[PDB]
RNA sequence: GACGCGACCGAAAUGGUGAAGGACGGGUCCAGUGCGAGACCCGCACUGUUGAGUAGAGUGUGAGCUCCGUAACUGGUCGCGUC
Numbered sequence: 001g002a003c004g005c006g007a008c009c010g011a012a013a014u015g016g017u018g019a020a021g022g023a024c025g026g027g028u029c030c031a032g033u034g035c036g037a038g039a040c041c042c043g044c045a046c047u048g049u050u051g052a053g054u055a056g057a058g059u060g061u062g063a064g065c066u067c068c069g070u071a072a073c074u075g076g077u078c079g080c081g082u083c
Base pairs, nucleotide, nucleotide: 001083002082003081004080005079006078007077008076009075010073013070014069015068016067018065024062028052029051030048031047032046033045034044035043036042
Other pairs, nucleotide, nucleotide, family: 011072tHS012071tHS017066cWW019064cWW020063tWW021025cWH021056cWH022026cWH022052cHS022053cWH024054tWH025060cWH026058cWH028057cWS036038tHS038041tWS048049cWS053058cWH055062tWH056060cWH
C1' cells in the first nucleotide's frame, strides 16, 4: 500500500419527545383597508406595529429546534488477518 473482517466516530434519513408567540409559518386568532353588483356575513388580495394564548381561544400525527433513540452510507480512524 491492496483487499477482507470488526469496533468506534461521523452521517443523508428517521421513530419517539417538549419547549418556544408573532422574528418559523399557517388553510391559527384578530384588527384595518381594497375588491367580488357585497359597510356586516362569505370569498380573494393587501396591511398591521406587545397584530397576539405557545400545543392550545386548534379535530395541524406542520417546518426548524431541545432531549432520548435508530440508521443507508458508495465517509474517517484504530486493531487484526493475507500478500
Shown are 83 nucleotides from a PDB entry: RNA (RNA (83-MER),RNA (83-MER)). The entry also contains Heavy chain of Fab BL3-6 and Light chain of Fab BL3-6, not shown here. Entry title: Crystal structure of mutant Spinach RNA aptamer in complex with Fab BL3-6. The 2018 paper behind the entry is "Affinity maturation of a portable Fab-RNA module for chaperone-assisted RNA crystallography". It was solved by X-ray diffraction to 2.09 angstroms.